[PDB]
Context: one part of a larger RNA, bound to proteins that are not shown
RNA sequence: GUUGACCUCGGAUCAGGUAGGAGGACCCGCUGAACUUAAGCAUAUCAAUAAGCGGAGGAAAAGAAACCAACAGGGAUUGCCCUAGUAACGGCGAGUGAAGCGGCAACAGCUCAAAUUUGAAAGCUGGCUUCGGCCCGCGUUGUAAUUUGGAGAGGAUGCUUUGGGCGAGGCUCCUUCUGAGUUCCCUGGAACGGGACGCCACAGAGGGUGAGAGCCCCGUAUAGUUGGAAGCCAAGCCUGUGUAAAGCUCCUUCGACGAGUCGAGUAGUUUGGGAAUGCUGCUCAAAAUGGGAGGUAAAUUUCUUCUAAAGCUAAAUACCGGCCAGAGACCGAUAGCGCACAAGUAGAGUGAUCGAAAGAUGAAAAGCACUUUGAAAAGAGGGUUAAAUAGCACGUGAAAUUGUUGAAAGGGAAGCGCUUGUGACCAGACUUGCGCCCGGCGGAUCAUCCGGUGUUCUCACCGGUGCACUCCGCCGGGCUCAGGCCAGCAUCGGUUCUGGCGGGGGGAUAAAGGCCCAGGGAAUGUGGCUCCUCCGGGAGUGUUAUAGCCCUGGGUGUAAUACCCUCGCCGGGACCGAGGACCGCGCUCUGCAAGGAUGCUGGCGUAAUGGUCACCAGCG
RNA sequence: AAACUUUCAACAACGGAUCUCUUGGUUCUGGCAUCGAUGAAGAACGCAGCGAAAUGCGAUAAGUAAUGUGAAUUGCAGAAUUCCGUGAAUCAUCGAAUCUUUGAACGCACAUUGCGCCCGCCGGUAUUCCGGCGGGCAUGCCUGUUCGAGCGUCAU
Numbered sequence: 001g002u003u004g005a006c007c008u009c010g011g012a013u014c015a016g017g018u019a020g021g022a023g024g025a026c027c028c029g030c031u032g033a034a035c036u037u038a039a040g041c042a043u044a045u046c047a048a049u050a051a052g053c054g055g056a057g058g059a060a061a062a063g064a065a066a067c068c069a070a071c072a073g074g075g076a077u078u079g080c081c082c083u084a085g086u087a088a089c090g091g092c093g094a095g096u097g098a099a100g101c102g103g104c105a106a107c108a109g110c111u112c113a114a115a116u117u118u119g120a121a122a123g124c125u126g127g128c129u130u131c132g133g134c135c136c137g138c139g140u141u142g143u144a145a146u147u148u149g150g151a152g153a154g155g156a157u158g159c160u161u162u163g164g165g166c167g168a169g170g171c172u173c174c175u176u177c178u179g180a181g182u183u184c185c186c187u188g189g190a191a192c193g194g195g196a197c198g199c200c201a202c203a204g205a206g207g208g209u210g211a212g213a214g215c216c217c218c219g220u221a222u223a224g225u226u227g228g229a230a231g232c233c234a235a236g237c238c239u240g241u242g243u244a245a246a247g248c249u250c251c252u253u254c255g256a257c258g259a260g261u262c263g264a265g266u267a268g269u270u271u272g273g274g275a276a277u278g279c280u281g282c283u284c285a286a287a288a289u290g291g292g293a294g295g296u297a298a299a300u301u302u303c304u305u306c307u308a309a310a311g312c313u314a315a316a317u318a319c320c321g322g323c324c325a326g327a328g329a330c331c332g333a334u335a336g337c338g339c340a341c342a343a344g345u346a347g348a349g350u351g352a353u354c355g356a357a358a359g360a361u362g363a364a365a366a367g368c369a370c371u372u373u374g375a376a377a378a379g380a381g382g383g384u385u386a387a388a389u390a391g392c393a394c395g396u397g398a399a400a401u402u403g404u405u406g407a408a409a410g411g412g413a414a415g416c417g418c419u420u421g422u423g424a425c426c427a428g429a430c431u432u433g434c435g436c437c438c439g440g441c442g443g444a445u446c447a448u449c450c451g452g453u454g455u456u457c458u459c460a461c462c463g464g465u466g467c468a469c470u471c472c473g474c475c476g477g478g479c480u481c482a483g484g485c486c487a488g489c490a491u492c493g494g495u496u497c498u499g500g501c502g503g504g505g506g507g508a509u510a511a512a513g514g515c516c517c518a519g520g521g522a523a524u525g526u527g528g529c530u531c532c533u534c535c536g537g538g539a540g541u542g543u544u545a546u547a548g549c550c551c552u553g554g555g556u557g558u559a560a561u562a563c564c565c566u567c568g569c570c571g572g573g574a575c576c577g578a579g580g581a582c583c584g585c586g587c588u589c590u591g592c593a594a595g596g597a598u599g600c601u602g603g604c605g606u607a608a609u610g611g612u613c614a615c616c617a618g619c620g
Numbered sequence: 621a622a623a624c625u626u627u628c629a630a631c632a633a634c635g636g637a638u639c640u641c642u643u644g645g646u647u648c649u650g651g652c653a654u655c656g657a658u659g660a661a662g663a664a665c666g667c668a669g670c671g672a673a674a675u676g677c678g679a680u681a682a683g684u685a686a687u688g689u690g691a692a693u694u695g696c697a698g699a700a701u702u703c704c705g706u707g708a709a710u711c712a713u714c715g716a717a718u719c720u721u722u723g724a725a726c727g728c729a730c731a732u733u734g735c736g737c738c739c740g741c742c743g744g745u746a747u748u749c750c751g752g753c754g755g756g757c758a759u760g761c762c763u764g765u766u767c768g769a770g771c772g773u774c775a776u
Base pairs, nucleotide, nucleotide: 003775004774006772007770008769009768010767011766012765014764015763016762017761018760019759021655026057027055028054029053030052037044041091067074068073078105079104080103081102088096089095109312110311111310112258122143123138124137126135127134128133129132152254154251155250156249158248159247160246161245162244163239164238165237166236169233170232171231172230173228174227177224181197182213183196184195185194186193198215199214200204206218207217208216263284264283265282266281267280268279269278290307291306292305293304294303322652323651324650325649326648327647328646330645331644347354348353359641360640367394370381371380372379373378395639401633402632403631404630405629406628407627408626409625410624416620417619418618419617421615422614423613424612425611426610432482433481435479436478437477438476439475440474441473442472443471444470445468449464450463451462452461453460454459484604485603486602487601488600489599490598491597492577493576494575495574496573497572498571499570500569501568502567503566504565505564506563514556515555516554517553518552519551520550521549528541529540530539531538532537586592587591662722663721664720665678666677667676669696670695684716686713687712688711727735728734736757737756738755739754740753741752742751743750744749
C1' cells in the first nucleotide's frame, strides 16, 4: 500500500413468522373510597369491600419443605367437617379473629446452575433436493450425553434387564323397524260423556284429533335388529439380539450445591401476630458445619428440624357468562324478566343516558249473497251458525257514571235507632194417622211336628205337613184417641198493686168530756137596783138570781175515742206456666191447692196469624 | 198536577274487574369447552313475481353446490317435477363455495363516496399523457439473507 477478517451500529414493499380487538359469571395482580356503627366524634368499623387499570383458561391459581412439631414423632398442593367465636388484637370501647394435631374426598412425581467429550461439537435453525444427502449459517464468552443431595462421582464384584410386527374380542356415535275396539244403544253441531260387551300391557309418561281417549294418530317399555365411519382398550400369537445401554451388593478416599441476596436499622402500609406477621422504599451489607426457624427484647452454653435467593406438573375445588338437556308443594297478563306481541322496539334528551303501553271471534270464515231507503257513513228486511245475548269497536262482561220505562217522596240538607199504621210482595203449617168392631173380595198357609243347614248352643233359616173360628193384603160402613191459627170462661200455682171487716196490748191503765157530790174565785158582770136618751142604747153597783164561766178534790170507771204496736178473715185487677213416668217433705188423709197448668167451649183453615220492602207519624 | 232532585228494578250504554286458559318468565340439577390479521364482536347500505317491519341472505343476494327423505308451496298467480329418471319443499342435514362499504382496520386521509405511489395487460400515434382491468404499498418485535457505516480494532 493493497487486500482480507473481527466488534458494534444501521437500510430494504429482502425470505418466513408473530401481537393488538371482543368476552370478563368464575380466575391472577395493582390501585382505592365514602354513606354506615360507635346513640356526639378524630384511632377504629364498614373493608384489605364498590368504582378505576393490566393479564389467562375450561378451569385458573397452589404444589413435591430453608414445613409442622417437642411426640413412642408426622411428611408436596387443594377442598369439606372439627379445632373455634378459641389463643390473640381493640378510645381493651363499639367490634374483630387465625393455625398445628384428628376423620374424610382425591392422590404422582420430577429438571437445571455449579465437573475437561478433549482419542476427535458427539448438538441445532434455514435453502436445494431422488429422498440420499449436500451447502452456508448458529455455536468453544459452550450446543449434546453424564449428575441434582432421596444423592452422586471414582473403584471392586457376578447375577439379572431391554427391540420390532400381527391381533381375535369388546366399548363409544349415527341410522332402519315394534301391542291392542273406531263393536252396539242414548244425549249432543261434534263422543273424547253415560250404558253394554271385548282386547293389550317390561308400554295406564306426555301431546293431538269438532267436549275427560291405554286400544283413531305421534310417541312411551324392552332388549334386539338393517346399514356406516372413526377412535380407544385388549386374551393371545410371530419374530431379532448385546456393538451398546440399565438395576442390585460392598468400600479407603472424594463429594462442586444459586449475592446489592440473606441479615440489620429506619419510614409507610397491612395482619389475630402482642420490644414490631407479610410487602415495598432508602442506608449498611455477610458466611462455611455455614445459614433460616424454634410466636417476649439481650449476652453466654447446649439441643431439634430443614436446606433459601433458578424451574415444570393431572385429580378432588369455583362459576348457569357461552352451547345443550331434565325438573319444581314457584307466577298466571297492574303477577312473572323492563319485554308471553315487528321490545331494548316506539318515544324524550346536544350528550352521557332514560325507556313504555299492548295476549283470548268460531269446531270450521261458513267474515252476511240479494231487495229497499239514503249524497255517503249507515239503517230496515233477508241470510250463515249449536249460539250474532259470538259481527273482526269480537269469550265471559262487575263498580264508579249515564238514557228510557215503572213505583214514590219533597215549607232553609240528606242519611240513621226504637215502635205502630198503610200499600205491594211472600216462606211455612194444614190436606190426615194409628187402633177397635162389622161385611165383602183375593191370596196363602197361621200354630204343631219330621228332615237338613247355620249360629251367640239356644236361637233361627230352608224343604215337607198344615188346608178354614188360623195368617196376610185390599175395599166398604161405624167408633174412640191424637192432630193447624187466633181467642172466651172455670178451677189452681209464682210475683205484685189496691179496697173492706173482726179481735188483742200500751200510756197519767191516754188526756178530754157527759151526769152526780163538796169547797174556792172572779169579769169582756146574767138577773135585779140607780142615772143619762127614748133615738137605738149607754154608764155605774155587785158574785147566780129569770144566763153562765174558771180553779181544787171525789164517784160512775178497768167508761169511750185518738195515736203507736200486734193476731186473723173476706173482695178487685195486672204479668208469667220453666220442668216432663214413679221416688221426697207433708196435710184438713176414699183423697188434696203437698218436688213448676190443666179442664170446658166458639170462630177460621187461609195470606186470617206471621215475614220482607217503601213511605208518612211520636221520641231519639 | 207537571218539570226538577233523590232511591230501587228491567232493558240499553260507558269501562275492562272477575272466572277459565298459556309456544312466556323464575329457581334448582346434570353434560360440554369452541372467537379474531386465513379479518372477529358491532355498524351501514342493498337483495323477493307482487313487502313497509320482523326473520334470512350479499351483485352467485328472501339464496348456490353436496347428502337424506319422498310429493308439495298456499293470501293471489303462474310455472316446474308429477317419483321412468333427469326429484316438490321458507323440509332435514351440512364436510364444497360466494361473501358489497366498514370496523382491532393496515398507502395518506375522511364533517370529502378526497388525494397519491409501484408492477402488468388492453385501447387512444406514446417508457413519460388520458381511459378500462388485475395485483400490491401500516406499526412493534424474532430468526435468517444481502448492501453498508465507524483511526472501535487485527494481520499483511
The PDB entry is titled "High resolution structure of the thermophilic 60S ribosomal subunit of Chaetomium thermophilum". An RNA structure (26S rRNA, nucleotides 3 to 622; 5.8S RNA, nucleotides 1 to 156) from Thermochaetoides thermophila DSM 1495, in which 776 nucleotides are resolved. The sample was in a buffer at pH 7.5. It holds a match to the Rfam family "Eukaryotic large subunit ribosomal RNA". The literature on the family includes a 2001 paper in Science by Yusupov et al., "Crystal structure of the ribosome at 5.5 A resolution". Among the 46 different proteins in the entry, which are not shown, are 60S ribosomal protein L13, 60S ribosomal protein L20 and 60S ribosomal protein L25-like protein. The organism belongs to Thermochaetoides thermophila, within Eukaryota.